[PDB]
The RNA (28S rRNA, nucleotides 4570 to 5069) from Oryctolagus cuniculus has 399 modelled nucleotides.
Context: one part of a larger RNA, bound to proteins that are not shown
RNA sequence: GAUGUGUUGUUGCCAUGGUAAUCCUGCUCAGUACGAGAGGAACCGCAGGUUCAGACAUUUGGUGUAUGUGCUUGGCUGAGGAGCCAAUGGGGCGAAGCUACCAUCUGUGGGAUUAUGACUGAACGCCUCUAAGUCAGAAUCCCGCCCAGGCGGAACGAUA
RNA sequence: GCCGGAGCCUCGGUUGGCCUCGGAUAGCCGGUCCCCCG
RNA sequence: GGGGUCCGGUGCGGAGAGCCCUUCGUCCCGGGAAACGGGGCGGCCGGAAAGGGGGCCGCCCUCUCGCCCGUCACGCACCGCACGUUCGUGGGGAACCUGGCGCUAAACCAUUCGUAGACGACCUGCUUCUGGGUCGGGGUUUCGUACGUAGCAGAGCAG
RNA sequence: GCUGCGAUCUAUUGAAAGUCAGCCCUCGACACAAGGGUUUGU
Numbered sequence: 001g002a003u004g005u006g007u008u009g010u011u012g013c014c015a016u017g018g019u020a021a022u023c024c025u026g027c028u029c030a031g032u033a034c035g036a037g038a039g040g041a042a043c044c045g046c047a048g049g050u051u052c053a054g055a056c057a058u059u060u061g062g063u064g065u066a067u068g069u070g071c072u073u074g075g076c077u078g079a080g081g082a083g084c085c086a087a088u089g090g091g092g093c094g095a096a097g098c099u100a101c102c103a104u105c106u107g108u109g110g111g112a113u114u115a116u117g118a119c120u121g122a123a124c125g126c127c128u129c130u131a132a133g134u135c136a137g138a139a140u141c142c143c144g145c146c147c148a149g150g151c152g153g154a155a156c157g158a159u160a
Numbered sequence: 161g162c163c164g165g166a167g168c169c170u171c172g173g174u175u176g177g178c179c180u181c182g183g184a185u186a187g188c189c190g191g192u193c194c195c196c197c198g
Numbered sequence: 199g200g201g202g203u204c205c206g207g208u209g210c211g212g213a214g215a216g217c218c219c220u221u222c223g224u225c226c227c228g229g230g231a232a233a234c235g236g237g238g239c240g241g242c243c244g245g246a247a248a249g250g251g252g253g254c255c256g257c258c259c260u261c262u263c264g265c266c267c268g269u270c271a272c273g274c275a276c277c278g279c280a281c282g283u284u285c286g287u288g289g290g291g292a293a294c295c296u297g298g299c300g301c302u303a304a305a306c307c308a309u310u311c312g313u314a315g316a317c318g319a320c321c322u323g324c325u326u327c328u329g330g331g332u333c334g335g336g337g338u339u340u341c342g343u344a345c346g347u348a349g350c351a352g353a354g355c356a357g
Numbered sequence: 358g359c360u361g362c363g364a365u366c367u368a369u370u371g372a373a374a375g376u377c378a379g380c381c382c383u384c385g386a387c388a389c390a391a392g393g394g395u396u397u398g399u
Stems, first nucleotide, its partner, number of pairs: 006159006013152001016148003021051001023049005034039001052107004060100004068093002071090002073086005109143003116136004161299003165294001168291004176218003188207004193202001195201003222273003227268003239256005303397005309323001312320001328390002331387003334383004339375002346369004351365001354362004
C1' cells in the first nucleotide's frame, strides 16, 4: 500500500503468530539437627549479585565542526582593530543531541499434569497407588503478562 | 439520503413449511398431585 | 420452582418411520362446522452471543364469503408431447415516474511541524482582536575578563 | 624635568562573544493569516 464494509474519521475487539527471564553469593536458621569426635546441613525469611532482556540520559563518562569561546604556529589584508587560508592548521574547555553494566531504571500470575509418593479398592475372602474411582505434584507443557493485529468483526461521529 | 409507480440491462441458484426442553442410554417420557419447602 | 409419591406409556404413536399447510377457479342453493370468527390504522411492551416487521390493546370499515359434505352453471375443450408449477416486489446496474420528507461534508495534495524520518509513512500548526512567524528583550548556559582608555604597574633602553 | 620605545600586568570588566537552528518565558516591534489544487455518495 492493496482487499471491501457507500465515502471518510475516531475509539476499540482479538483470530492467529511471537514470547523470557536466569543462576549464584552473603546473613539468619546454626556451629543447630546428624555425628564418638572431626566435621556439619535444610525449609521460611532478609540483603545483594551473575547472565540475559527492555529501556533511558537526572547524574558520571565518551563524542563534539553549535566551527561555541579562549590560547597558539606559518602566511596574507600597510599597521592597530577585525579577520581569513593551511583538504577540520593545532590544542584547551564545551551547550544540545546521540551514547556506555563505563551512569541509571524495570523484568510477573495461573491451569492440566510428568516422574514420583499416596487414598479407597477389587481382581485373587488376605494383599495391592489401578483395573473402575481419587489426591498431592515440577526449571517441562499450555495460557496469562508482554509484542504484532486477518481478504476478521464492532460501537460511534460527520456525511458535499 | 429516507419513505412510498411502471419498464430496460445483468448475476444466478431454487421449485411447501417445522418457531428451540434438558439430557439419560445397566434407562427414559408424560400426567395426578393426595406430600414436603421456595 | 424443586423433591418425593402415584398413575399411564417405552421396539419411543405427546412417534422426524413424525407433524403442519395444501391452491384448479368461479357462480347459485342446502347441510355440518364458526359466531369469541376472517380481513384492515395507531400505540404497547417482551428481544443483545451474530438482537423479530413476534405478541398485546382499542380502530370507522369488512363477512357468516373463508374450511368439510352435497346441488347448478361456466371458466380457449388450443385438437397425445420439453425447459411447466415457486422463493420473486430476488441480488446487482443504469435510465426515466411522481410526490412527501430531508441533508448542506470530508479526505488527499500543497504549506507547516520534528516527539518522526532513506523515500513514502508518522506526529503537529494554519483569526473567538485571536493565531502562529520573524526580530528584539529577558531566563538559562558555554567560554574566561573584549576593544578602547587610564595607570609613578612594568625586565629595561633611548633623548 | 619629563618625553619616547616596551612583552606583560592592573582598573574599567564574572567582561566580551555565543546561546534553538530540535532550550525556556515574552505578548515589545513588524508583517502575515479567512486562501489554492485533486478527488469522494448508501

Keywords: Angiogenin, RNase, RIBOSOME. The 2024 paper behind the entry is "Structural mechanism of angiogenin activation by the ribosome". The depositors describe the entry as "80S ribosome with angiogenin". Released in 2024, the model rests on electron microscopy data to a resolution of 2.8 angstrom. Rfam match: Eukaryotic large subunit ribosomal RNA. Gene Ontology terms of the family: structural constituent of ribosome and ribosome. The entry has 75 different proteins, among them 60S ribosomal protein L28, Large ribosomal subunit protein eL13 and 40S ribosomal protein S28.